[PDB]
Shown are 1485 nucleotides from a PDB entry: RNA (16S ribosomal RNA) from Thermococcus celer Vu 13 = JCM 8558. Rfam match: Archaeal small subunit ribosomal RNA. Its Rfam clan is "SSU clan". On this family, see Yusupov et al., Science 2001: "Crystal structure of the ribosome at 5.5 A resolution". The structure was determined by electron microscopy at 2.8 A resolution and released in 2020. The depositors describe the entry as "Structure of an archaeal ABCE1-bound ribosomal post-splitting complex". The entry has 29 different proteins, among them 30S ribosomal protein S9, 30S ribosomal protein S7 and 30S ribosomal protein S8e. Ions in the entry include magnesium and zinc.
Context: bound to proteins that are not shown
RNA sequence: AUUCCGGUUGAUCCUGCCGGAGGCCACUGCUAUGGGGGUCCGACUAAGCCAUGCGAGUCAUGGGGCGCCUUGCGCGCACCGGCGGACGGCUCAGUAACACGUCGGUAACCUACCCUCGGGAGGGGGAUAACCCCGGGAAACUGGGGCUAAUCCCCCAUAGGCCUGAGGUACUGGAAGGUCCUCAGGCCGAAAGGGGCUCUGCCCGCCCGAGGAUGGGCCGGCGGCCGAUUAGGUAGUUGGUGGGGUAACGGCCCACCAAGCCGAAGAUCGGUACGGGCCAUGAGAGUGGGAGCCCGGAGAUGGACACUGAGACACGGGUCCAGGCCCUACGGGGCGCAGCAGGCGCGAAACCUCCGCAAUGCGGGCAACCGCGACGGGGGGACCCCCAGUGCCGUGGCAACGCCACGGCUUUUCCGGAGUGUAAAAAGCUCCGGGAAUAAGGGCUGGGCAAGGCCGGUGGCAGCCGCCGCGGUAAUACCGGCGGCCCGAGUGGUGGCCGCUAUUAUUGGGCCUAAAGCGUCCGUAGCCGGGCCCGUAAGUCCCUGGCGAAAUCCCACGGCUCAACCGUGGGGCUUGCUGGGGAUACUGCGGGCCUUGGGACCGGGAGAGGCCGGGGGUACCCCUGGGGUAGGGGUGAAAUCCUAUAAUCCCAGGGGGACCGCCAGUGGCGAAGGCGCCCGGCUGGAACGGGUCCGACGGUGAGGGACGAAGGCCAGGGGAGCGAACCGGAUUAGAUACCCGGGUAGUCCUGGCUGUAAAGGAUGCGGGCUAGGUGUCGGGCGAGCUUCGAGCUCGCCCGGUGCCGAAGGGAAGCCGUUAAGCCCGCCGCCUGGGGAGUACGGCCGCAAGGCUGAAACUUAAAGGAAUUGGCGGGGGAGCACUACAAGGGGUGGAGCGUGCGGUUUAAUUGGAUUCAACGCCGGGAACCUCACCGGGGGCGACGGCAGGAUGAAGGCCAGGCUGAAGGUCUUGCCGGACACGCCGAGAGGAGGUGCAUGGCCGCCGUCAGCUCGUACCGUGAGGCGUCCACUUAAGUGUGGUAACGAGCGAGACCCGCGCCCCCAGUUGCCAGUCCUUCCCGCUGGGGAGGAGGCACUCUGGGGGGACCGCCGGCGAUAAGCCGGAGGAAGGAGCGGGCGACGGUAGGUCAGUAUGCCCCGAAACCCCCGGGCUACACGCGCGCUACAAUGGGCGGGACAAUGGGAUCCGACCCCGAAAGGGGAAGGGAAUCCCCUAAACCCGCCCCCAGUUCGGAUCGCGGGCUGCAACUCGCCCGCGUGAAGCUGGAAUCCCUAGUACCCGCGUGUCAUCAUCGCGCGGCGAAUACGUCCCUGCUCCUUGCACACACCGCCCGUCACUCCACCCGAGCGGGGUCCGGAUGAGGCCUGAUCUCCCUUCGGGGAGGUCGGGUCGAGUCUGGGCUCCGUGAGGGGGGAGAAGUCGUAACAAGGUAGCCGUAGGGGAACCUACGGCUCGAUCACCUCC
Repeated sequence: AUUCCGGUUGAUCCUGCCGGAGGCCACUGCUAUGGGGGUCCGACUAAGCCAUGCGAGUCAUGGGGCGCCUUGCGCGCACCGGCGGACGGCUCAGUAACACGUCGGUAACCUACCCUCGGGAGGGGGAUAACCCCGGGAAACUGGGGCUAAUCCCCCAUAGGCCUGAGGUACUGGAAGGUCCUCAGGCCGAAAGGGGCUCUGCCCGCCCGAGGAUGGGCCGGCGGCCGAUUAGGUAGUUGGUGGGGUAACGGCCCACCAAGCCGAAGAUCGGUACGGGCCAUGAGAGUGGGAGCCCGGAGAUGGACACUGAGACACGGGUCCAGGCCCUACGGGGCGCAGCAGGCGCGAAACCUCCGCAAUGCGGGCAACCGCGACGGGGGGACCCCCAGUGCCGUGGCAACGCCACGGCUUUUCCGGAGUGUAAAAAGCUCCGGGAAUAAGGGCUGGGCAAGGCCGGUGGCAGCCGCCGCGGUAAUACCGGCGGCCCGAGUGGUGGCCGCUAUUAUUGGGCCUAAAGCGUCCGUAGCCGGGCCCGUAAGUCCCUGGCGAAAUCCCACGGCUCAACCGUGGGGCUUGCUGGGGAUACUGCGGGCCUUGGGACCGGGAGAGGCCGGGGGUACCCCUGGGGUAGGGGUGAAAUCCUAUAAUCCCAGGGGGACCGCCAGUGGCGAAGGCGCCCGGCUGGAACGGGUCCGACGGUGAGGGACGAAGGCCAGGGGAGCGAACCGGAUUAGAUACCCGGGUAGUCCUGGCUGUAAAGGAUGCGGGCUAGGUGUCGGGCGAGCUUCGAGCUCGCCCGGUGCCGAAGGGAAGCCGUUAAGCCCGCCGCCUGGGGAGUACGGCCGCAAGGCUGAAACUUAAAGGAAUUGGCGGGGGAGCACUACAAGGGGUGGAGCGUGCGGUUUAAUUGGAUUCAACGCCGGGAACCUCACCGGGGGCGACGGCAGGAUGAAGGCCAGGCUGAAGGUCUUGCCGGACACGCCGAGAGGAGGUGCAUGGCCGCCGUCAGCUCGUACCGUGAGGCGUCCACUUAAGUGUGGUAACGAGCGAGACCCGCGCCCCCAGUUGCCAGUCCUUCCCGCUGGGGAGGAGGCACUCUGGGGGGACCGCCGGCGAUAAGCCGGAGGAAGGAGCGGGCGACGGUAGGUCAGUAUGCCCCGAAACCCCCGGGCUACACGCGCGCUACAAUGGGCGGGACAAUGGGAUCCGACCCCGAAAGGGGAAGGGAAUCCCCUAAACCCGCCCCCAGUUCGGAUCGCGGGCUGCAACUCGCCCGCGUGAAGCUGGAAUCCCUAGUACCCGCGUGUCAUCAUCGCGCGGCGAAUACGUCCCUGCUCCUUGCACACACCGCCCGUCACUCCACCCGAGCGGGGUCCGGAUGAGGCCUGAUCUCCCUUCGGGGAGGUCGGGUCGAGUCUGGGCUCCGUGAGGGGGGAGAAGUCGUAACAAGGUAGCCGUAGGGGAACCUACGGCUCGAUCACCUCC
C1' cells in the first nucleotide's frame, strides 16, 4: 500500500484450487497496574419455565365521613368520585406484506388532554359506598339490613347533532356528495354557574359549535431476497348494479348480473427473514450483515372472543379451549417476567434479587408537591474507544541495542489523610505526608515470516505441522535450558463475514489442446440495429422549487488537561421521489427520403445436393451340365472344416442378393449428418455477371420446432457376402480373447419409433479493420496461342478451399485477412479434482434409453504445453574376434589339480555369484599366516579407591597338578621395592558397518565422449556450437552450416623392438696377424692356448630414418582410402604405458588411514593341539589322456628371459636313483643356475583297453623343517582305474599371431597342473558385414524421472467413514371432509330481583333461534422428523488375491457411440476419430 508470497516437475511455463499475510464479530487459553468516555453485556440455542420483591399512580381547592391535636387554625386516614393507567419499558416468534422507506392523497375518516373564537350553564329528582348492626368462607372473595353526599346517576326543556327533500349561490378550494342562507318532514338530544380565595371581583373548572393542533386509520405511485428438480393459479375469485355495514372508501359482507384477474419481465407454491436509518469490509466498483441507539411494525404461554373507554380486542385488566404449574379444609381458588434485578433449564456463549426521584421526562395535581426498576447513580465483567504506567539521571564497568554497581531525582501509579465532588456516597480533581517502591506477559523462533549453524533429551517412537513439510542416533522444524524476534496490558486458538479472489469478472474472467461453443439448422419473446431530413421532447443534460428526521460520516472551530466524548456551524448520506422552466447531440416515438446491408428477379454456366423411375457393370455365392482326379483350405505352425455321393481347378448355362473399383484429387455439393455406375424426369441451394426490382425488410435467439451417422426396437419382406451372441479347432500356466472354421440377430427394402457419437475445425453465429506470397475449384474480364475444341497459357476481379508467412497474438504448441488479432453485438457454457453425469423428482420413449440434474463426504493437487534425459517387442546410421562371416584350435564326455556351492563337523573362519564371482582376495595355509575350534596363560595408560614395602611391586629353587608350564600351590626361597583387590578412564581389536568415509581397483571404457567464452534462438527450463554428408582408431579431419573460437580427453607425449651413422672396447666378440701345441691323414685339412687388436657380434649414449613422401586410381580437385615402386620399416611401422568429465551405495573399513557402534580383562596379546586339506553330490577354470598326425629304448641337435650371500654353486668323490661330502669362482656382461623341450636318426611295438592310459594302492629309500600322523616334496620296485574323439551349447584368436614345446621368475624353510614373463617351432582364413550378440550417435513416441526390475487398472478379501434404496416401529405438521362443538356477541319468550317520574329501565337465569368460533373425536391424502432390519454402490487405507487392460506400434494401436458377452481389469461387432507409430506413394511446401 489499487501488493503479493508458498505449494503439482528431474527442471520450466500455465491453468487452477488450497494455504499464508490484513481488518471486524462471537466463544475461548495464558496473562493483567490506572484513569476517562460510550448508543456494550441471556440477541445467536429455549417467543422455554419461573420462587421472592419492586416496576402507575395522583388529586384533601370534587364529596361525605373516621380519628388526632383541650378546641380553633391544622394534621392524618381510608372510601366514593375524577384524571391517568392504550404512554413509557421488553422481545423479534410471526410476517415477503402497502409490513417498511420515500413521494403524495383522504373532497372517503376518528381524535380525551391543548389553543382561539363564538355561545350556554335553566328546572327537577334519585341511589349508593365510606360509616353503623350482624356476618359467611380455609382462602380467593363475599352477603343482608340501616344512613348519607357529591364535579356520581337519571329525567324534562332549550341549544345542538344526524337524515331526507326543495332552491339560493354568500365561502374556500385545483376541483364541491362540503360549508353557509331560506323552507319543509322527521329522529337523536348537553351542561357542574361546581369548588377555592384577599368575594360583588379573581382563580381552577362544566356543556355545545366552528376551526386548528396532536395522535392515528385508510388509499395510491415508486422502491428493496432465494428457488422452475415449484407452471399454470384464482371461484367472492376480477368487475358491475343495488344495498348493508363501518369513523370512514372499499367484494369488507350480502343479493342479483357478467367473465373476468394474475402469470414465463415468473404468477402460484415452497424457503428464509421483522423493515429501514445504519454497520463491517474493501482503492473503488462491490460483497455481506440488519441484536444493542432512533423511526416504524408486530407480539405478550399457543388459539379464539369481548367489556370499558377519546383510544385496547388491553405485557403488570376480562372470558373460553389447549397445555403446564401453585394453594386448598378437595367444596373451590389462582399463575404464565419477551418489565428491573434474580433463578431453573438450555447451551461454547452475557452482571446486582443495590441507591435515588437530585437531574431528564411522564402522569396526576390550581399549586407546592407526589409517584415512576422509565431515567439517572453506582457496582460486576480482558465489550468498544481515548490518555497513560511498570522509572529517570549521571559516573564506572560488562559477555557494551541493554545489564550491573555507586550516588542523585521524581512520584503519574501504590499507601494514608484533608477539602471539593455527589441526591448521598464512591470515583475524579486540588493539596499534604511516605517512599523506586506496588506493577509484563503471550506467541513465535526451517520457509512462507521478523528472529538460533547454541546446548541437553527422544530417536519413524513421542511429537510438531494453517500450507510446504520436520522427526527412523550429529534434529536450528518435537520436549527442555540459554538466547533472540513480534506485538505488548495484552497476546494466542476456534468459528463467521469482508478482503486476498480479475476464484462470479458492469468496471474486469475465460470456453482448439487446461473446466467450458447446444450435433446442426430454423425461428417466437427479448436484446443489438445502416444513412439523411422534419417533428415531438419520453429517456438524457442544465437551472430552479418542495421533500428525503435526528443520530451516525467528513471538516473546521470551541468545552471537559489534550484526546476519545460533547456542542456550534459547513458539507455529505438516505435508491430517491416530486413541482416547474430550458436545451435537443444521442436514444425512443411519429412522418418522409435513400441505397451501401439483406431479399426478389434475370442470364449463361458449375456441382457425388435430394427424390423417383429405368438401364447396366464386374465380383461373389448357389444350382445344372461337361472335363479332370487327390487333395483343397487355413496358419507363425497346425487343426477344425470341404472332398472320393468326385472336392479345389477349368468350361458352358441359369438364378440370387448386395455393392458401384481405377479415374478420384488438402477436388466438389450440402446446415450439419452426409452425398460417387450411367440415362431420363421432379426438385433444393449457392457463386459469378447485373446503372434490374423492393427499400432496413436486418443480426442473435431464451423457450419452441425440424433434420440428424452407426447401432437398437415394432411390424412386414428379403437374406449373397460379412458377421455380435453362440458353436467347434488351436494358442496359452490360464485364454470367457487375439488366429482358424462355421454361424444367429443384424447389415438391404417398406413404414414408424429411438434421437444418441472423438456428431471434431475438440474452434457458436453476424459485421468492420489490421502485409502478403503461392496453389487449386467455380464464374467473369482482358490478352496471347491454337489441332479453331465446353481447348491451352498469362494476368486481373469476385467467391470458395488449402499451404506458407512478417507484424501481431498466445502458456506454449501453434494461430496468423478461412485469426486463436483489434472493435461492434446476440445466444449458450464454465468456475479445483472426485463423489457424478450418480441419487431424488419430472418429462419423453414399447423398450433400450434420453433431456434435466444435486449434496453429504473425500482430496492437494488433478490437468495443459513444452524441456532434458531414460526407455520402446519404434526407425536409421556407424562400430567390435570378451560380435558374426571365412578359418584354426578348443571346452562341454573320462580321470585328476585347483576354486566355489551344498552336506558333514568342535571348528570345517570369511569376502566375492551374469558380463565384471568361482588357479580371484597375489589365498601354492603343517606352526606362524588366522580371522574357526578345544585348552592354557598375560594385558587398565592416567587418576582416584582397598591398602602399603613391615621386605616386596616382579622374577623365583624341587616337585603335585598341568598337554607342558614359577601359571598355581602345602612346604619353605631373596635381588631391594607400590597399588584392577575396586571404579572410572583406556591400549589394542583380521569385531561390525564398504549403503558412514578416504585411498586404491574393476565396469561402462583407450569407449569418444565432457564442457567452456562470446554471439544468437527461446518468456523459460534449455538450445546452438556438439548438426548433416564423406573420412578417421578417434567430437580425427574436409566441406556445408547461427555460429565463431577454445580447453580436458583422443593425438601429441613416454618405454621398447626393428635399419643406418658417430662415440666407446671392458667383465663382451675373435675374423685377420704372429707364437706354441694336438690329431686325421688323402701331407690336404682341422681344432686348442697366448699376445694381437675392436673387424664381426654385443653392449649403451647421442643422432638419422617414414612423411601417404613419389607414381597411378577412387573419392570432389579437399579430408583421405586403395594399388604399386623403392625401402630395414608402408600406411597412427609393430607392441605397450599414461585411463577424461562422471556414474556404478559395484569391490576393498580382511593392506594401510578413518567416523560410529561394540568388546574392553575380553571380541585385546601370546602358546599347544586341531581346522581351513573334511565328501553321497552340482558348477567354473585347467592338467593328463583316450594313441601311429604315436608309445618306448638308445643315440644326435638348437634358446631366450631372468635370478644368486648364508645365496648360486662349477669341479672332484660316493651312491641305482632321489640324494650325500668336500669345494674353485661369483655381491653379477667375469662364476653359477644353463648343453631345454617340441625336432631328427636307428630299433621294438602295428590298431588292441595294447609296449595306449597312468587314477589308485603296497613295500622300501631320501630332502626340508622345531614338527611331515592328521598334512609336505622326491626316488625305486610293484599295481594297473576310467577313458577308444565327446549331445545340446559354448570360448579364444588376424602374423612372428593362434596352436604346439619347453624355460625363467613371484609366491618359496620344503612345496607350481597357478600368476607374470621368455624364447623355440610356426599356420589357416577374411581384408568384409551388422544376420546374431552388444556399444555409440541421430530421429521419433511416451501417462516414466529411485527413470521398463518404470508407471498403472479393475474385481475379491480386511479396518474405518458418510450416502442412498429402504421392510418395520413411533411421533409431529398440513388439506379435505364428516360429526360434535366450549364460549362470547345479536336477537324472541319465560322467570326472579332492584330502581322507578308508572313511561319503563337495569342485572342475571333457563329455554331456544342466529353468528365469530377455538377445540374434540375421527376417516382420507400430502409431506416432515426420530429411528431402523436387509440390499447397494462410493471414499480413504492397509499388504493382501487373481490377472496385465492402459502409457513406447505397451506386445491385438488407442479412444467415442450403440449392442451383446465375460472372474475382473476387459472382449467382439457396426459406424466414426487421431488425442496413432512405422514404411511406400503421389501432392502442397